[PDB]
Context: bound to proteins that are not shown
RNA backbone atom coordinates (compact mmCIF):
# COMPACT_ATOMS: atom_id res chain seq x y z
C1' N A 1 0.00 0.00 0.00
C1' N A 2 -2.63 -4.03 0.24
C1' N A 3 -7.12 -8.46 1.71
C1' N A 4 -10.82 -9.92 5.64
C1' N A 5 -13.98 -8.91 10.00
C1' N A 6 -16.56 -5.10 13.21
C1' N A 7 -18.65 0.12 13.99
C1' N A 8 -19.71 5.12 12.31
C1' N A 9 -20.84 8.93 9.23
C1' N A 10 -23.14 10.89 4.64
C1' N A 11 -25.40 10.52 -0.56
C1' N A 12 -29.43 7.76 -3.88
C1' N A 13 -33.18 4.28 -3.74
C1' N A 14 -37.90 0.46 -2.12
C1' N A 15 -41.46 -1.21 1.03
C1' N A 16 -49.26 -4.28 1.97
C1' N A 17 -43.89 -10.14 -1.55
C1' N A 18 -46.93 -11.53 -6.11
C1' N A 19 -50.90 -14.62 -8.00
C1' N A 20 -55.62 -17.39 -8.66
C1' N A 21 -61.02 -18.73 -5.97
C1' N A 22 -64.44 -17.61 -2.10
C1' N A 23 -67.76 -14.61 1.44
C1' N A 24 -76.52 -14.44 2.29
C1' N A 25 -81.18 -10.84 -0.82
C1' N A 26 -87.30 -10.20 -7.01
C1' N A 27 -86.04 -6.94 0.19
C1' N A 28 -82.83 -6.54 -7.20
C1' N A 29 -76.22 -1.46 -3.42
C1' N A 30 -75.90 -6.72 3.92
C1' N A 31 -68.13 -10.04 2.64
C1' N A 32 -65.90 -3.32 5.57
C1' N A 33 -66.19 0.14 1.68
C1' N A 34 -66.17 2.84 -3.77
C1' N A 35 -66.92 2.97 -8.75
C1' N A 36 -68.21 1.02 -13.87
C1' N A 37 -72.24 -2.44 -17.02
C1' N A 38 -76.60 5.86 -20.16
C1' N A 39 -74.24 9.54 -26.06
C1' N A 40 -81.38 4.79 -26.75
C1' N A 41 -81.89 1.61 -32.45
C1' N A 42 -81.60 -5.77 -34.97
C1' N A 43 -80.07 -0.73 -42.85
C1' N A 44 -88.00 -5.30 -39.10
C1' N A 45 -90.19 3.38 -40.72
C1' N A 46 -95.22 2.50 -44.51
C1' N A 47 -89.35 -5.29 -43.16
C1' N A 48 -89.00 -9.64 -47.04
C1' N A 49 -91.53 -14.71 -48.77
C1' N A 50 -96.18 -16.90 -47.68
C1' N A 51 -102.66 -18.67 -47.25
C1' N A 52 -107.43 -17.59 -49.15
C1' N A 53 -111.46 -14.72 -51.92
C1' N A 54 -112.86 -11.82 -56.10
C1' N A 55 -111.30 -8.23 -60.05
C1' N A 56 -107.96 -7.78 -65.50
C1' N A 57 -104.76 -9.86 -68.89
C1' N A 58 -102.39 -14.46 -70.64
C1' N A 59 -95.50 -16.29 -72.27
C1' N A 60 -94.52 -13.48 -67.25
C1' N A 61 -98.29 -10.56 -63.05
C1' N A 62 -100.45 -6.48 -60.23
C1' N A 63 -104.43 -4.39 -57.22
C1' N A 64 -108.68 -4.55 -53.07
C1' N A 65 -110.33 -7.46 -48.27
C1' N A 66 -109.09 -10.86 -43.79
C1' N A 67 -107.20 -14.21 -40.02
C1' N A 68 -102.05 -14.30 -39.95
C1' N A 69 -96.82 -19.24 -40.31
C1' N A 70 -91.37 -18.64 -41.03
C1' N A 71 -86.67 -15.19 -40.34
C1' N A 72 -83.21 -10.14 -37.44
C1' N A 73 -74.44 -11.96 -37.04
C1' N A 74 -72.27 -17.68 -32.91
C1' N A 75 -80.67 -21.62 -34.71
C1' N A 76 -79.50 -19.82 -27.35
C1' N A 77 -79.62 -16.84 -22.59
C1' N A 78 -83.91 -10.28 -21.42
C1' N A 79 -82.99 -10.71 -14.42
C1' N A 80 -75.87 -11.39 -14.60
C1' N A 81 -71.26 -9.02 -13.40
C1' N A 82 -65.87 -6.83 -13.28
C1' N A 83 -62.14 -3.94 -11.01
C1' N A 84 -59.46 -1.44 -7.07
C1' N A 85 -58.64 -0.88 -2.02
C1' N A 86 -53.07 3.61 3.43
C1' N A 87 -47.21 5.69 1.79
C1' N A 88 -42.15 6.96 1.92
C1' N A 89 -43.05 9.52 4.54
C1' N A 90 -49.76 9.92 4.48
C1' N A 91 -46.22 12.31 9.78
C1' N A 92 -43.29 16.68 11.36
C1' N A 93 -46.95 23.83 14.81
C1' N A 94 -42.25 24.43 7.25
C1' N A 95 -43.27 26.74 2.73
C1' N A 96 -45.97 27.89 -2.03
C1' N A 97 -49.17 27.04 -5.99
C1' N A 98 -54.27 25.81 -8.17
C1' N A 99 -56.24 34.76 -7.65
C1' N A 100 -52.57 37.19 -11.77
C1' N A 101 -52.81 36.65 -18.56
C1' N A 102 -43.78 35.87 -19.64
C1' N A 103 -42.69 42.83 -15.46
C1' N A 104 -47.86 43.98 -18.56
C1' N A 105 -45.17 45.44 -10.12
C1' N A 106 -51.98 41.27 -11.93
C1' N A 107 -55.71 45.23 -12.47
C1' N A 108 -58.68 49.56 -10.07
C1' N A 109 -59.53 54.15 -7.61
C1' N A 110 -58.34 57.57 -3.19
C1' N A 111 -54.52 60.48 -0.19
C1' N A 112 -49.52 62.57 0.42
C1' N A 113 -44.91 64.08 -1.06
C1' N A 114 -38.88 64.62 -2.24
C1' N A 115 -44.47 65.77 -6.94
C1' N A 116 -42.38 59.00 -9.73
C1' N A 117 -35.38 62.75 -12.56
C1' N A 118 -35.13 58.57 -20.14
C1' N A 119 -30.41 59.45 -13.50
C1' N A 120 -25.40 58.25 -10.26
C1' N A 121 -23.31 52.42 -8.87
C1' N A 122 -18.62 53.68 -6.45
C1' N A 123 -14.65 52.01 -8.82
C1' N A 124 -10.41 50.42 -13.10
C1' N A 125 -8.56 50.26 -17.99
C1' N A 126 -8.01 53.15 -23.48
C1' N A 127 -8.58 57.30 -26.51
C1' N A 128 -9.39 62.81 -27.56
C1' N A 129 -8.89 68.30 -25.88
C1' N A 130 -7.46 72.34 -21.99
C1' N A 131 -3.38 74.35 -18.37
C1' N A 132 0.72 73.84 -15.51
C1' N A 133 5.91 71.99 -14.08
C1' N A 134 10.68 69.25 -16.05
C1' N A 135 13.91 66.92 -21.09
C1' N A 136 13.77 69.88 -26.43
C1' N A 137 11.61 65.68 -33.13
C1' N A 138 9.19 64.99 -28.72
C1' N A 139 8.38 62.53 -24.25
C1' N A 140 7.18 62.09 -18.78
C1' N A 141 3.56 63.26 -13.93
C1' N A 142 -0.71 66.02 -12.20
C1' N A 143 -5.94 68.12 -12.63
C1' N A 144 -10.79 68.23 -15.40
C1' N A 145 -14.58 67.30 -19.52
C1' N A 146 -16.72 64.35 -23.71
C1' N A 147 -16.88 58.42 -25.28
C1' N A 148 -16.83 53.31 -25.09
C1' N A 149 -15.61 48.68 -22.06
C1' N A 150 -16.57 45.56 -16.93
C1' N A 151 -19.95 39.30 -14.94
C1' N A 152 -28.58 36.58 -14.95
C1' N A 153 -23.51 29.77 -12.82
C1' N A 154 -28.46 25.62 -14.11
C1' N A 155 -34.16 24.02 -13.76
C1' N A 156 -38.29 26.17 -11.93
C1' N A 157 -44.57 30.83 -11.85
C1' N A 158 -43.57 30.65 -6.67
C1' N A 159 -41.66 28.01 -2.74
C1' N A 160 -36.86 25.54 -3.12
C1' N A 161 -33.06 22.71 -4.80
C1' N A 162 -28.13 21.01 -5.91
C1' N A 163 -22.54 22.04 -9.02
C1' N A 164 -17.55 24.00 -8.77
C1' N A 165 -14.06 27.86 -5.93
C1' N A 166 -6.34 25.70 -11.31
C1' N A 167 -7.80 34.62 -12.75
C1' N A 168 -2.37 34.62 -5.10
C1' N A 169 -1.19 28.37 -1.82
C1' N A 170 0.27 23.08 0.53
C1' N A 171 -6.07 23.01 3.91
C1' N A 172 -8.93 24.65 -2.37
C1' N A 173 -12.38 32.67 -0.91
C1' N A 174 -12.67 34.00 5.11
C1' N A 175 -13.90 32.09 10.29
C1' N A 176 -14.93 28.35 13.50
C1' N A 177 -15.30 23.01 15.05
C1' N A 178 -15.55 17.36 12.28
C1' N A 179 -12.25 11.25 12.45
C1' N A 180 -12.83 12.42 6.96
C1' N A 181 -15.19 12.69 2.91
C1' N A 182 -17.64 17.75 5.38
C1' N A 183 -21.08 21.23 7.89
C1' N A 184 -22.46 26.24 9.98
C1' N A 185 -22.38 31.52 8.53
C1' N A 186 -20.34 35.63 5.68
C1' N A 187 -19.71 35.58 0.20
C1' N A 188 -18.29 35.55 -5.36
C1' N A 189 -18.73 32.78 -10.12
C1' N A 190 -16.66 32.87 -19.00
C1' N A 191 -15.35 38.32 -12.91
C1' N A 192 -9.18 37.70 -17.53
C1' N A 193 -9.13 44.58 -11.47
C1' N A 194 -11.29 45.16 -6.26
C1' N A 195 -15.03 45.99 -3.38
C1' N A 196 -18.04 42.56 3.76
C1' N A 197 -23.39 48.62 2.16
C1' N A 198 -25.13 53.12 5.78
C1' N A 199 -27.30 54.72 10.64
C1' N A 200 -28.02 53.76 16.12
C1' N A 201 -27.33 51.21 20.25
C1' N A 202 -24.78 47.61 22.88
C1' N A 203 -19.47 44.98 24.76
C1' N A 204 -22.14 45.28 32.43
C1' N A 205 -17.56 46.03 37.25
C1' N A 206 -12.54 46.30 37.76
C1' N A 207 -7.85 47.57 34.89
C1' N A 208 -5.71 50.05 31.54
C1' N A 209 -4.55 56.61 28.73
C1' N A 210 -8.97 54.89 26.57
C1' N A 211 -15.09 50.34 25.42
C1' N A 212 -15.29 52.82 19.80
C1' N A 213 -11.62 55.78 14.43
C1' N A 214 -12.89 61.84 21.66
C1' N A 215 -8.71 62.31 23.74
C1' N A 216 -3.51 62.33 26.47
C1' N A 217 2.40 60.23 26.51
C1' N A 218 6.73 58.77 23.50
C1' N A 219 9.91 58.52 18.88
C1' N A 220 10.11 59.59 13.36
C1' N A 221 9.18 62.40 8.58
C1' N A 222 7.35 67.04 6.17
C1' N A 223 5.97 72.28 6.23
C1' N A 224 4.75 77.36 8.21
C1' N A 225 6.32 81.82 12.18
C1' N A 226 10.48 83.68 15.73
C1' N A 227 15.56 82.32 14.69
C1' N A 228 20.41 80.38 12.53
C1' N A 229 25.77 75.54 15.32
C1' N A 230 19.07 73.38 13.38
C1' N A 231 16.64 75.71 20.25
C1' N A 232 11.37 76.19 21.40
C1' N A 233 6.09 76.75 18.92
C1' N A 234 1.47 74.72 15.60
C1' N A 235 -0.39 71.52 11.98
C1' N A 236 -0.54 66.53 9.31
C1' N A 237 0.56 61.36 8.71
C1' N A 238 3.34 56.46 10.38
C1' N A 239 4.36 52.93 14.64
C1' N A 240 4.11 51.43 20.25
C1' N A 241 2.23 51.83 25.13
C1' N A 242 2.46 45.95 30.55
C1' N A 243 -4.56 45.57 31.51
C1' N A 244 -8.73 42.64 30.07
C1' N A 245 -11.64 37.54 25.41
C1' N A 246 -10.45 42.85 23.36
C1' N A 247 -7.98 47.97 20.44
C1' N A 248 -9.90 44.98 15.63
C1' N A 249 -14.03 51.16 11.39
C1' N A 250 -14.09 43.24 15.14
C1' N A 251 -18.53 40.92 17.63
C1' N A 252 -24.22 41.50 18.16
C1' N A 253 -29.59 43.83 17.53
C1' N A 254 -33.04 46.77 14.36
C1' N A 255 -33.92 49.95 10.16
C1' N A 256 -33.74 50.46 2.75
C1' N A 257 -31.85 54.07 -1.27
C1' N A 258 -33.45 49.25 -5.17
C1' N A 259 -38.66 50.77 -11.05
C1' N A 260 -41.78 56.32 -4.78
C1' N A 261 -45.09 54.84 -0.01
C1' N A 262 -49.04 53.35 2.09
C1' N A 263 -54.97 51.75 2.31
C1' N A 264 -59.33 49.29 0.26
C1' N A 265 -62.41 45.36 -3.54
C1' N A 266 -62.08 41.01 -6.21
C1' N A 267 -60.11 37.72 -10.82
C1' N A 268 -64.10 31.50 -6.85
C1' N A 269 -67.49 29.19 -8.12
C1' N A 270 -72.28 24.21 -9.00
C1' N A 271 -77.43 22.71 -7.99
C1' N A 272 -82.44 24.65 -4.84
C1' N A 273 -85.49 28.68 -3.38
C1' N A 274 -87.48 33.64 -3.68
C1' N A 275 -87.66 38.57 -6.69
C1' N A 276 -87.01 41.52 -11.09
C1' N A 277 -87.13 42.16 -17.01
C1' N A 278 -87.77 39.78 -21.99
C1' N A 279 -91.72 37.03 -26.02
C1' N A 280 -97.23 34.00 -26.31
C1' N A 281 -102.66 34.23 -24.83
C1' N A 282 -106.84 36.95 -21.94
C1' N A 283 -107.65 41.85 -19.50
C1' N A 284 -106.15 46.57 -20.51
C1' N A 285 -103.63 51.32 -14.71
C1' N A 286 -99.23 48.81 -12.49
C1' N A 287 -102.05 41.93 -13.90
C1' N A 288 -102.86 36.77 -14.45
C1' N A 289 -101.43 30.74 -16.72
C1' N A 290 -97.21 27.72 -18.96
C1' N A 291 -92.11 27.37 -21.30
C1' N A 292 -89.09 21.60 -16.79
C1' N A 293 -86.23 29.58 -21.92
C1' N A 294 -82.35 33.32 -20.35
C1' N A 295 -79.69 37.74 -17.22
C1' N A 296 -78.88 40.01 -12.67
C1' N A 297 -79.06 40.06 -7.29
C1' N A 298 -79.66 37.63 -2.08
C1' N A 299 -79.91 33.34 1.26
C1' N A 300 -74.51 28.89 7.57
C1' N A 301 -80.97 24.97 2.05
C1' N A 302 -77.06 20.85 0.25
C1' N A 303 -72.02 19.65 -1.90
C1' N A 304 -69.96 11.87 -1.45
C1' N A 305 -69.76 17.81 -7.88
C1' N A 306 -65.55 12.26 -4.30
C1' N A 307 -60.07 11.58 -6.43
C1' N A 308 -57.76 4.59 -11.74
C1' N A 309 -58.53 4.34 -2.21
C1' N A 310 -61.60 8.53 -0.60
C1' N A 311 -63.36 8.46 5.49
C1' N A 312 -66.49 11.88 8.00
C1' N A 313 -68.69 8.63 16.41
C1' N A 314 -63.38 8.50 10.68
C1' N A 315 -64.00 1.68 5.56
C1' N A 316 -59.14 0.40 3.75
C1' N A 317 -60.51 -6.90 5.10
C1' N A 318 -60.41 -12.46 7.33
C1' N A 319 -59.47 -17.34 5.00
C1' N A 320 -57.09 -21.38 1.72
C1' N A 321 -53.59 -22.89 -2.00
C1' N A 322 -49.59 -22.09 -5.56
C1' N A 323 -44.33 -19.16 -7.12
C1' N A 324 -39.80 -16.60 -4.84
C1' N A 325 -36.09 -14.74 -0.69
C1' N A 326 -33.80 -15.63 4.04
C1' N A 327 -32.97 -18.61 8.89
C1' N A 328 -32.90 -23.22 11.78
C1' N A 329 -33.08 -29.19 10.96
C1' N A 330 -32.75 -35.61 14.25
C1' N A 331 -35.70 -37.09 6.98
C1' N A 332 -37.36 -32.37 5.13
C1' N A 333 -39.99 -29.94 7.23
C1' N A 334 -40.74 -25.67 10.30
C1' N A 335 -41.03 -20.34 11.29
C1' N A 336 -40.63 -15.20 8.61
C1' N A 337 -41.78 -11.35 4.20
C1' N A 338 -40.58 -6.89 8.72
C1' N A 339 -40.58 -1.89 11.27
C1' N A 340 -42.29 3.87 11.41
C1' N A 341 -47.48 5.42 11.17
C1' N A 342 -51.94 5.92 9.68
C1' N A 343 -54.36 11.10 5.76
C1' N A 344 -58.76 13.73 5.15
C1' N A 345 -58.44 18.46 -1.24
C1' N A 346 -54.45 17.49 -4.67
C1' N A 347 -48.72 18.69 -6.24
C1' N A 348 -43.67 19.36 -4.79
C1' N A 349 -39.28 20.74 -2.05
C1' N A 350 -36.92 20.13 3.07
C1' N A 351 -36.57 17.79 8.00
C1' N A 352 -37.40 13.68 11.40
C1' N A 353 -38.14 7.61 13.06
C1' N A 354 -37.06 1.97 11.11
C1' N A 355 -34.99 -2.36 7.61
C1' N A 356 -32.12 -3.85 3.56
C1' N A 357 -29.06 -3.00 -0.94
C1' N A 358 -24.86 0.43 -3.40
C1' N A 359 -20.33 4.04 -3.41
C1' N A 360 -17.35 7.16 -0.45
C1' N A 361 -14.50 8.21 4.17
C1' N A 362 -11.96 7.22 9.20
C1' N A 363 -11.02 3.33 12.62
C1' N A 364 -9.71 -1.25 15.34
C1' N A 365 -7.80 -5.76 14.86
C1' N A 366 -5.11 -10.06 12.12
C1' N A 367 -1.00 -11.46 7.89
C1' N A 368 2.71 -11.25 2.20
C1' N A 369 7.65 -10.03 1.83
RNA sequence: GUGGAACAGUGGUAAUUCCUACGAUUAAGAAACCUGUUUACAGAAGGAUCCCCACCUAUGGGCGGGUUAUCAGAUAUUAUCAGGUGGGAAAUUCGGUGGAACACAGUGGAGCCUUGUCCUCCGGGUUAAUGUCGCUUUUGGCAUUGGCCCCUGCUCCUGAGAGAAGAAAUAUACUGGGGAACCAGUCUUUACCGACCGUUGUUAUCAGAAAUUCACGGAGUUCGGCCUAGGUCGGACUCCGAUGGGAACGGCAACGGUUGUUCCGUUUGACUUGUCGCCCGCUACGGCGUGAGCGUCAAGGUCUGUUGAGUGCAAUCGUAGGACGUCAUUAGUGGCGAACCCGAUACCGAUUACUGCUGCUGUUCCAGC
The RNA (Ribonuclease P RNA) from Saccharomyces cerevisiae (strain ATCC 204508 / S288c) has 369 modelled nucleotides. Primary citation: Lan et al., Science (2018), "Structural insight into precursor tRNA processing by yeast ribonuclease P". It was solved by cryo-EM to 3.48 angstrom. The entry is indexed under Ribonuclease P, RNA-protein complex, HYDROLASE-RNA complex. Ions in the entry include zinc. Rfam match: Nuclear RNase P. Among the 9 different proteins in the entry, which are not shown, are Ribonucleases P/MRP protein subunit POP3, RNases MRP/P 32.9 kDa subunit and Ribonucleases P/MRP protein subunit POP1.